[PDB]
Context: bound to proteins that are not shown
RNA sequence: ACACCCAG
DNA sequence: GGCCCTCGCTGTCAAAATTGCGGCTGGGTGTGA
DNA sequence: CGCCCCCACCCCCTTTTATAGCCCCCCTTC
DNA sequence: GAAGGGGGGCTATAAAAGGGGGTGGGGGCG
DNA sequence: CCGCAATTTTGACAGCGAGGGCC
Numbered sequence: 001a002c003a004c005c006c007a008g
Numbered sequence: 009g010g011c012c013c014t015c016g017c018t019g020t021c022a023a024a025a026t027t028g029c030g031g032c033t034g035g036g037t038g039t040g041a
Numbered sequence: 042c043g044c045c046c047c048c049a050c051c052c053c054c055t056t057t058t059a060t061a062g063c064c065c066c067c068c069t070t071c
Numbered sequence: 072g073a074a075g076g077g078g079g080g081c082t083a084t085a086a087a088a089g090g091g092g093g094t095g096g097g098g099g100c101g
Numbered sequence: 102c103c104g105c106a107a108t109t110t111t112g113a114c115a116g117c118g119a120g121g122g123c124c
Stems, first nucleotide, its partner, number of pairs: 001039008010123008019114013042101013056087016
Other pairs, nucleotide, nucleotide, family: 009124cWS018115cWW055088cWW066076cWW
C1' cells in the first nucleotide's frame, strides 16, 4: 500500500 | 431653447460551462516489493 | 532509462620454446 | 556414407617491441 | 464516480446619452 475480515 | 427620433457605448443579468472538494467509527489478519 | 558521441587506457596483433590434454580436420576402414 | 583413427592446431608461461582496434569512462539530447 | 457550489465566459438584453432635425 492492498486484500480479507469483526461490530453497529 | 424645446420636442422627437435613431444610434454607439459601457454595462448588466442570465445562461452555460469549468472546477476544488467531500464521501461513518474503530478493530483484527496477512502479503510483498 | 536510453541515444550517440568523444577521450584515455589496455589488449592483441607478431616472434619463440619447453610442456600436455584437448579437439578440429582429413583420411581410412568396412 | 557412419566410425575410428592419425596428424596437427589450441590452450598458458615469460618478455620485448609499436600501433591498431576494442574496451570502458564521461557528456548533452531526448 | 457522484454532486454540489463558487468563478469566469459568453451571450442576450436593455438602457443612457449624443446627435440631427425641427424648431
Entry title: RNA polymerase II core initially transcribing complex with an ordered RNA of 8 nt.
Shown are 124 nucleotides from a PDB entry: RNA, together with DNA.
The entry has 20 different proteins, among them Transcription initiation factor IIA subunit 1, DNA-directed RNA polymerase subunit beta and DNA-directed RNA polymerase II subunit RPB9.
The work is reported in "Three-step mechanism of promoter escape by RNA polymerase II" (Zhan et al., Mol.Cell, 2024).
The structure was determined by electron microscopy at 3.1 angstrom resolution and released in 2024.
The sample was in a buffer at pH 7.5.